Released in 2010, the model rests on solution NMR data.
The RNA has 22 modelled nucleotides.
The depositors describe the entry as "The Structure of RNA Internal Loops with Tandem AG Pairs: 5'UAGA/3'AGAU".
Hammond et al. published it in Biochemistry in 2010: "RNA internal loops with tandem AG pairs: the structure of the 5'GAGU/3'UGAG loop can be dramatically different from others, including 5'AAGU/3'UGAA".
RNA sequence: GACUAGAGUCA
RNA sequence: GACUAGAGUCA
Numbered sequence: 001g002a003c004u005a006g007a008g009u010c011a
Numbered sequence: 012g013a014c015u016a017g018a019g020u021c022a
Base pairs, nucleotide, nucleotide: 001021002020003019004018007015008014009013010012
């Protein structure tokens, strides 16, 4: 620099 | 749609 699945908060 | 802290893979 690029890719993937979850968590918290706002909308 | 946006924001925050971690996890896995590749250069």